[PDB]
Context: one part of a larger RNA, bound to proteins that are not shown
Formats: sequence, structure tokens, C1' cells
RNA sequence: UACAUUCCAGUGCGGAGUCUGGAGACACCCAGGGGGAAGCGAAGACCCUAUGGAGCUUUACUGCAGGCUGUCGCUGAG
RNA sequence: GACUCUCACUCCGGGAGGAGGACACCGAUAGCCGGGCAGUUUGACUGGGGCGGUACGCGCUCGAAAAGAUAUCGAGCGCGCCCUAUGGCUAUCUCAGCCGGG
RNA sequence: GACCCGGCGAAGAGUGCAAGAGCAAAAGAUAGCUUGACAGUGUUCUUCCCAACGAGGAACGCUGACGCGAAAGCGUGGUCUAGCGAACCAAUUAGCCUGCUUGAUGCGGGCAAUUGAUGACAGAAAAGCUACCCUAGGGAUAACAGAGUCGUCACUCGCAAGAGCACAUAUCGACCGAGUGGCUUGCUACCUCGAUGUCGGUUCCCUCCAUCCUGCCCGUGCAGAAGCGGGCAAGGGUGAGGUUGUUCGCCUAUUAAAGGAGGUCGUGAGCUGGGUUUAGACCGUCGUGAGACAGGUCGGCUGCUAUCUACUGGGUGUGUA
RNA sequence: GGUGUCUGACAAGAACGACCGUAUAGUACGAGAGGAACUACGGUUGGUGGCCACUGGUGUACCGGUUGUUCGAGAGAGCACGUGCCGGGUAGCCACGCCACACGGGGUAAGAGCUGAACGCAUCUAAGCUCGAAACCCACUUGGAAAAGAGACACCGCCGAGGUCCCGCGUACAAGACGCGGUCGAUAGACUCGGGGUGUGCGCGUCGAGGUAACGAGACGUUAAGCCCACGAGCACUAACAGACCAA
Repeated sequence: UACAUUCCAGUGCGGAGUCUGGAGACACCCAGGGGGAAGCGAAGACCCUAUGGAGCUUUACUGCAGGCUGUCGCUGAG
Repeated sequence: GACUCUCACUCCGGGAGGAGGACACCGAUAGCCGGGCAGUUUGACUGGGGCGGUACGCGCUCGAAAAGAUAUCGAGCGCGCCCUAUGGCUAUCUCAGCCGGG
Repeated sequence: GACCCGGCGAAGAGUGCAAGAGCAAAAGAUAGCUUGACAGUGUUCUUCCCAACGAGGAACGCUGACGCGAAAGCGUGGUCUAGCGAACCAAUUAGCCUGCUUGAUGCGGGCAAUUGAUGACAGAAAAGCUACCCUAGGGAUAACAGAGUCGUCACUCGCAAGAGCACAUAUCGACCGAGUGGCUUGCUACCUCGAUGUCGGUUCCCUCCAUCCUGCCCGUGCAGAAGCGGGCAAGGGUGAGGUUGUUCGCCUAUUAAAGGAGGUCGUGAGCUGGGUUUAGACCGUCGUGAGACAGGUCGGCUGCUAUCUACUGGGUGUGUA
Repeated sequence: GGUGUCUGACAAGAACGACCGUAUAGUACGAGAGGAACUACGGUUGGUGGCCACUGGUGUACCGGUUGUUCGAGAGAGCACGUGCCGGGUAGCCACGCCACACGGGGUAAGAGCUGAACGCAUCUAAGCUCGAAACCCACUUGGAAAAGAGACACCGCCGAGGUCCCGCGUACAAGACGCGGUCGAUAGACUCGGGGUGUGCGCGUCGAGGUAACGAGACGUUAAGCCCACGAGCACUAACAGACCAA
């Protein structure tokens, strides 16, 4: 996505309306409360991985402002 | 490595002038400090990851299945030297241990 | 156990250091002598089975020069397999090449090789926090749950030492042995990371039996009353309260009894939100710090109009006609 | 085609579970202390289905009291949340109320036994049999002709049985469905009684603390009054008329 009236078991990538065996099942419609469709809504937030990102820290690496200090110029006379 | 001055320059003053003064400010450079700010790095292995560990470079036995090759955070355990002799040759020689006699 | 003599003694000694291996007129010991732990350059194998890959290593050659030995010969270090390091740069060794029209001097550039380290050892110069977080992905990898396992846990059986005044077996029951379950825990990483919402509770339904009560039984260390143990049995029942979020449990009064367990630890498109589990904040401990803690503590958000299926009730049709 | 009545394959149930008390009995048993059972009774509890005479709740039907305000006062009313507030309460619905919910069969488990071999005996078992649980089946209640073997019976009808629309209504009901009545009638409403709820109406007269008087809250009488009713009866007064259609 399609099909789809299912239920009990089993099987299967070990949690099947759809595979297997049985059981049940005449079609359609109204109302209902929501058991299931591992319901709908979001490319899991948790965890890990990427020689990913960012914010933050520091006695991580390397640098940059800034402050202190010497020196030269400004810079002269005895 | 100590000192005076005035004339640049600075400051106070409405002004005259006063204070300061070759210093200070400013330009350049050198040493120190410097997460205030910027860019980055901060590895791998792993019965997920962290912690622990290193099976991250090497050597031996076993695991290993009688050629070779062979894994796990498999079992036992070592190497990052030391030695101028503890290397080389030659001559002479035979060692552990036990027994018997001083 | 000092030294001397003799006998036995294939190797248990010694040989620097792991282990395995080698070695006896030696590869060991003693003595003496010596510097081959030498220069140059290769072959081959190894490193890297097969099968490409560097440094490093080894065996085996040639050339030069030497040592010892009568000589053959032995010596490319230590009996063998561990003891190791690229490019760039520097220093060092001996000779030579070379630097922009040309000569001289200074100072450079190069051929060959030695030494200096990268142990993350086939070589980057290198610390943390994030719960304020963000992205890419992963069921290639954890947490809940499922599944497998069953050491753990629960339950059972066999044997029956022992004690029960005597008496295995009324009753209790060690050791050891054999199992069943899938309620506990652990293990694994099989499913799921483009989400299958957590604990406890609640509400509502079905189930299991290893039975707490109720029915019927057997035994007794069964007089009775009552106890204690055992058997069949799952029809029904198993309740209310105090602390705590608690499960469990501790406690109280009742009770025939107030059993245990499975259903995605049934049940959040049913409820709750106390606990867990974001963003705020505090304490203790840790950290230089940011910040952390499987410690405590106050606050802190729960979306959706049901398509299908399922069931509770209600209708319309067709079939039987 | 139709009407009415059934059958019962299947299906659901816990429709019932448990306790206390009394008689048995101060008995059996036991030295005593203590202290049963069979059986027959009364009740409680939990569960279950139903019902409203009784008790209780509700009852924005209804009646009454009363605060604020507006309609001038009075009377009679609106608003104050879907009743301003307070008291009472019919029908109906409800539980806290009331009613009902076995006895007995059959087959078994554990177990107690009989007969009885294998195995001359013994043996509850191997064949056979007598018993024996709240458990199993039946008994009881509920559903159930779509049970595809799709059922049975009786009557009616095929020119007409029956049914639909229509109309008045509820023992029924979210739509649909269901049930009853339709003049051969009491189905609904009006009216009148009956039965109920409230609590003594408007107006008038007397009284009334006082006040010259005006006035005056309130009291008594008229008044078992007034107001009101989802119930019942009577009663064809009104409306169930008129009428359309389907149909073996």
C1' cells in the first nucleotide's frame, strides 16, 4: 500500500484480521462505551555512534585584547 | 648613577599668570601577567557506555582440532635491558647428585 | 656441608633474564690470548602462511682488513625465538658536488651514513561540563516490555543420617542425588530507536492451582473439644482499617478464611499523577571550575470528531417459501 | 398467502455461597477440667432478579412563608440563573425500603467396602459390583427457526384472510421497533364528582400597643378556607373523522 466477517491455537525477524490447522461466519443499517489494528498525531527526548554542532569551564592546546615594566622617537639647556 | 634649569609638551586660570616639565601623554618595541576574548583539541579497544583494564609495539607454552594458518576482557607468564666480558678463539677438561677413605 | 683421594653417574648441572627448545673429548668449566660487538656490498627468508605492504630481525654469500689455531676451521656479538622507531630538523664522520656575468672571502644548498622520538609504538603539537541543549543516524548498541536461558528464585520428587523418652517415616528432617515452573534475579542482544508512554493505585473482565476458607476423606504422639500432618477438589468466597507513593511489609480490630499467581509485571486513544523522569531552587558529599551524585528535598503540561475489527443493545432486507 | 400456539439443536448462569443461634445437650467422651454429632428449626451476611402497599430520598408539578427592588398603595405580579431564599410535598423514579432465589435424582474423585482370580490361600481390582465431594450431569432460570436436515400444530384465506397508510393513545420507546383503542368505541381531552398536596384566600366586620386625630404591625370571624394535581370514576360534549391502497 492492498485486501479485509473474524475467533482459538500454532508458526514466523521470537508481539499475525492476511501464513498453517481447526472453529465460527446470511447482507446491510442505527446508538454506544473504547478491547485490538504493537490506532492517529512527532525521522526517540533516554542510550550509543559521527576523526557532527553549539553554550559553558579550567593550572587542556594555541593565540588575541588589556594592565604592569624596560628601551627608542617626541626631547631641550647647564 | 646622582642633580639643576626652561624652551618643547601637559595641566589649572576668563586673563595676566600659576603648576608641572624633558617627565607625563602619544608612536614603536621588548619581558611579565593575562578564559576578559577567539579558534581548537580532549584518540582507539570494550558481551551498549562510564568506571576498571590494555587482550594498543614485542617473545614463549597451552587453547589449536598431529603440514601451514586460526579468535574472545581465553589459561600460565615474560620483554622495553644487562654484559669489554657475561663477546671471540685456542689449550686443558667434565657437570648435578649419591657412596667409600682422610 | 670448607680441601684432598677413589668409585657410580648421557646430563637431573651449567649455559645473564619468560617459556619452550639446543648443547658433554661441548654450545658447559678453568687457563691463556684476543677485540669479528670490524668496513663495503649483496642473496634469501621473515616481518605480512597462502597473498601486496615499511622499519626492524635472521640465515647465507662475495670483497677488504684482522684475531686465534699445527691445520682443517671458527669468529657478520651473547646457543635459538623478546630487548624496538618514518619524513622534516639538528649534531656528528670522511670525501666530493654546488650557490644566478666574473674572481676572492664569508655564510649557505647537496650526495652517503651515525646519533637525538614519536610506548596511541607503520609516528597529530592537544583538558573538561551540558538537566539549556542541537543535528545526523542506530534496534549495527543500552533502559521498560517481549523472546531464549534457568545459575538465582519458587515448588516437587528420590535416598533417609539424625530426633521424636522407646520408636526414620504422628511429626521435624541434614547431606547428596533427580526434576517441574517461568512469580524473583541474573545472562544474551533475537524483535522494536521515521516512539509499542513508566512504578504504585484504581476500575472492569477472563483465567491458573503449587488450596487460605467452605465440601468429602486418611493418619495421629486420634478420649472428647481442639490441634498437627496428608488426600480429592478451582463451585463459591477470600473483606475493613493506621504509617508509607510505595510493591512488599510492619501493625489493629473483625472473619469461615481474610491463599498465591497469569492475562504487554492485563488495564493512561479508561482514570490518577503520590513516585520515577526535563527546564527553577536548596542541603550533604565530590570537583580548582563548569558541574556531578543510581543521596535527600520544595515546585513543575497528560493531545485526537473511531475508518476497520471486537463486543453491548436496537433496526431493515434476503433465504427457508 | 395469513393468524395464533409451540418445539429445542445449541447458548448463558453461582443463582446461589457462607456464617451465627436454638432444640439435640451440659448429653456422648472424660477423674475432672472441658465438651461434640446425625437431624429438625429460626435468623444474619455476601451475591442475584424484581417491586413501591410500608419507611426513606427526590420531586426547578404544586401550595404556603418571607428578604431587596420595580409596576403609585392595595390586589396581583416580574427579576435576584436558570426555584431569590425557607417550609411542606402528589404522581413518577428510586434504596436506606419490600418480595423471591430447593428438595431430590444420576455418574464419579480421594476414600470405605463386596464378590474375586492371576498365585488352591490372601487380596477393594485384573473382569464384575455396593457406596462416596460445595466439585460433574440433570433438576431451575434466561435466550433461542438462519438448527441450510433453515422445524411442528390448528384454524383462516387465495377475491379476498390478513396487512399498510390514516386517526386517538401508551403497559413501549434515542431513529426504527413494540403494545392498545378507533363509534360493534370510554383511546385522549373538556366538565362533574372521587381521591390527593398545601394550610385557612380576596374582601368585609370586630379587636389591636398607642395616637386629638390621621394612622396602625398584628389577632379573631367569615373559612376543614382559597389555590392546585402527570391519579381514578362517571360522562360520547370535543377529537378517534373522512378515507386511500396492497394482498396468494